[PDB]
RNA sequence: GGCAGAUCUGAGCCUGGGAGCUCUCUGCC
Numbered sequence: 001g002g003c004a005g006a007u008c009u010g011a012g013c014c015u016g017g018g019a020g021c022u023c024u025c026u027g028c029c
Base pairs, nucleotide, nucleotide: 001029002028003027004026005025006024010023011022012021013020
Other pairs, nucleotide, nucleotide, family: 014019tWW015018tWH
C1' cells in the first nucleotide's frame, strides 16, 4: 500500500437510498 471483518450494536461525511470517501481496532496478501 491492497482486501475482509467489527471484538462495541464500528463511527463520521455526501447522493432519497444503494454505491462512494475518511478515521479507529483485529486478521490475510